An RNA structure (S1A stem-loop RNA), in which 21 nucleotides are resolved. The entry is indexed under RNA binding protein, protein-RNA complex, RNA stem-loop, STRUCTURAL PROTEIN-RNA COMPLEX. It comes from the structure "A dual mode of RNA recognition by the RBMY protein". It was solved by solution NMR. The work is reported in "The testis-specific human protein RBMY recognizes RNA through a novel mode of interaction" (Skrisovska et al., EMBO Rep., 2007). On the sample the depositors note: This sequence was found by in vitro SELEX.
Context: bound to proteins that are not shown
RNA sequence: GGACUGUCCACAAGACAGUCC
Repeated sequence: GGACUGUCCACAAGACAGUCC
C1' cells in the first nucleotide's frame, strides 16, 4: 500500500480492533 473480517457511525472528505500478502 493491497485483500479480508468485527465495531462505532454512517450526509465533509473517517477511523478503531483482529487477520493475511